[PDB]
Context: bound to proteins that are not shown
């Protein structure tokens, strides 16, 4: 990468609980 | 809180596919 209904797989940033390394 | 975490709650990119013109 003319655009999309339905999902799938994956990184990632998260966001909560709580924990330890200083 | 810099790092590591299990626990889960959540979102978005990326892409793939099971195609309303």
């Nucleotide at each position: 990468u003319a655009g999309c209904a339905g999902a799938u797989c994956g990184g990632u940033u998260g966001u909560a609980u709580a924990g330890a390394c200083g | 809180c810099g790092u590591c975490u299990a626990u889960a709650c959540a979102a978005c990119c990326g892409a793939u596919c099971a195609g309303c013109u």
Shown are 43 nucleotides from a PDB entry: RNA from Homo sapiens. Entry title: Cryo-EM Structure of EfPiwi-piRNA-target (25-nt, bilobed). Li et al. published it in Nature in 2025: "Structural insights into RNA cleavage by PIWI Argonaute". Lineage of the source: Eukaryota > Amniota > Theria > Eutheria > Homo. The entry also contains Piwi, not shown here. Method: cryo-EM, resolution 3 angstroms. The entry became public in 2024.